[PDB]
């Protein structure tokens, strides 16, 4: 300065279970990987 990996959980309707934009996490500067949960002041839908 601003990129690269990336993927699962929180309220979810204020209930159960997915997303939302993100926090975050680590590496890169003709090298830029592949892997993994957790959450937010919230919250949005389908069903009983």
């Nucleotide at each position: 300065g601003g990129g690269c990996u990336g993927u699962u959980u929180u309220u979810c309707u204020c209930g159960c279970u997915g997303a939302c934009u993100u926090u975050c996490a680590g590496c890169c500067c003709c090298a830029a990987a592949c892997a993994a949960a957790a959450a937010a002041u919230g919250u949005c839908a389908g069903c009983a």
The RNA (Telomerase RNA P2b-P3 pseudoknot) has 48 modelled nucleotides. Released in 2008, the model rests on solution NMR data. It comes from the structure "Solution structure of the wild-type P2B-P3 pseudoknot of human telomerase RNA".